[PDB]
RNA sequence: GAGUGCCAGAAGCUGCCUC
RNA sequence: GAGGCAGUUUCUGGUACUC
Numbered sequence: 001g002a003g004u005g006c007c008a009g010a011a012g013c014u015g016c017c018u019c
Numbered sequence: 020g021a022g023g024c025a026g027u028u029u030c031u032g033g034u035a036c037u038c
Base pairs, nucleotide, nucleotide: 001038002037003036004035005034006033007032008031009030010029011028012027013026014025015024016023017022018021019020
C1' cells in the first nucleotide's frame, strides 16, 4: 500500500418514532 | 425547527488479521 473483521466520527438519500 | 433508531451509499480515523 491493497483486501478483510470489528469499533467510531463526518456526509448524501430513504423510512419510523419522539419533541 | 430539534432529537433518537433503522435501511442504503461515500469519506475519514482507531484496532486486529491476510496479502
Solved structure of RNA with a sequence from Homo sapiens, 38 nucleotides shown. Keywords: dsRBD, RNA localization, SMD, Staufen, RNA. Method: X-ray diffraction, resolution 1.9 angstrom. The entry became public in 2018. Primary citation: Lazzaretti et al., Life Sci Alliance (2018), "The crystal structure of Staufen1 in complex with a physiological RNA sheds light on substrate selectivity". Crystallisation conditions: 1.7 M (NH4)2SO4, 100 mM Tri-sodium citrate pH 6.2. It comes from the structure "Structure of ARF1 RNA".